[PDB]
RNA sequence: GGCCAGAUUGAGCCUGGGAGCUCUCUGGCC
Numbered sequence: 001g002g003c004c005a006g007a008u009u010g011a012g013c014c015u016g017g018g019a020g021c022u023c024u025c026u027g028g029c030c
Base pairs, nucleotide, nucleotide: 001030002029003028004027005026006025007024010023011022012021013020
Other pairs, nucleotide, nucleotide, family: 008011cWH009026cSS016017cHS
């Protein structure tokens, strides 16, 4: 400079009950 991975090693949201969703954040590679 880009490509991946993972995170409460960050949060918010959900609006009829979700362990869901979206932000962001952390960790690797080149």
Keywords: TRANSCRIPTIONAL ACTIVATION, COMPLEX (RNA-LIGAND), PROTEIN-RNA INTERACTIONS, RNA.
This is an experimental structure of RNA (TAR RNA), with 30 nucleotides shown.
Entry title: HIV-2 TRANS ACTIVATING REGION RNA COMPLEX WITH ARGININAMIDE, NMR, MINIMIZED AVERAGE STRUCTURE.
It was solved by solution NMR.
Primary citation: Brodsky and Williamson, J.Mol.Biol. (1997), "Solution structure of the HIV-2 TAR-argininamide complex".
The model includes bound arginine (ARG).